[PDB]
The PDB entry is titled "Structure of LaTranC complex bound to 27nt complementary DNA substrate, conformation 1".
An RNA structure from Lawsonibacter sp., together with DNA, in which 166 nucleotides are resolved.
It was solved together with LaTranC.
The reconstruction used 2,448,326 particles.
The organism belongs to Lawsonibacter, within Bacteria.
Primary citation: Jin et al., Cell (2025), "Functional RNA splitting drove the evolutionary emergence of type V CRISPR-Cas systems from transposons".
RNA sequence: GGUGGGAGGUCUGUCCCCACCAUGGGGUGCG
RNA sequence: CGCACGUCCAAACGACCAUAUCAUCGUUGCCCUGCGACC
RNA sequence: GACGCAGGCAUGAUAUGUAACCAUGCAUUGGAAAGUGCAUGGAGCAGAAGAAACACAGUAG
DNA sequence: CTACTGTGTTTGAAAATCCCG
DNA sequence: CGGGATTTTCAAAC
Numbered sequence: 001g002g003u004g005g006g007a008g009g010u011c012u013g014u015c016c017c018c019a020c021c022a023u024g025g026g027g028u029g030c031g
Numbered sequence: 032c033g034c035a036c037g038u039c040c041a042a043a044c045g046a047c048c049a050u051a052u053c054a055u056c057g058u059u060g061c062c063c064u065g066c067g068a069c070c
Numbered sequence: 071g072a073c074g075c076a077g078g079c080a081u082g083a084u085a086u087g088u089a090a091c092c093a094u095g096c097a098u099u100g101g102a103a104a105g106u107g108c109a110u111g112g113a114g115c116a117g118a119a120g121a122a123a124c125a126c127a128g129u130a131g
Numbered sequence: 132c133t134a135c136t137g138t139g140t141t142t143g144a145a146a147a148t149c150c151c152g
Numbered sequence: 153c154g155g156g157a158t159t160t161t162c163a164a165a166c
Stems, first nucleotide, its partner, number of pairs: 001021006008015001010118005024040002028035004048087006060079003064076004069071001091112009121142005127136001129134003143162004149156004
C1' cells in the first nucleotide's frame, strides 16, 4: 500500500477494529 | 544509481492459530531413514 | 528402470478454546496492567436510497 | 439434499375480561 | 380493589 471481513438499520468511501500477502519483477521517458 | 508521469504480472479471499485424529487409487508429494525381492 | 514393508515433512479436512466501535454498572481472573462472564447504555462522517410479512411453485448449488 | 427465486395476497377497532401497585 | 394491559369478538366459508 493492496486482499477478505465486523458494529454503527442498507450500499460506496472513510472513521474504529480483526486475519493476511508486495517490499518484487517488467513496456518507455528524464536526471 | 534514482525519480516513475499511467497502466502490466505476482501474491493475501468467511480468519487466525493452538489441540488430537482422519486422507489413500501412489495416493497428499517428497525425504527415500533403512528392510525384502525383480531387472 | 520398477514393486512392497516399517518411519517423518507440510500440503486438506474432521472436531474444540478461539475476530472484528465506544462508555457505564456487577462478580472473577491479577498486589497492578489488561481481559474474562453478565447486565445495560451510546454509536457516526461524506454521497445515495429505505414495503415488509405470508403463501405457493420452480430453479441453483 | 438445502438454499434462492418468480408470483399472488394482506396491511384493524372496541369492548369484555384480568391483574400487580 | 382499580386503571391499564392482555384477550376476545367483531363476522360468513366454494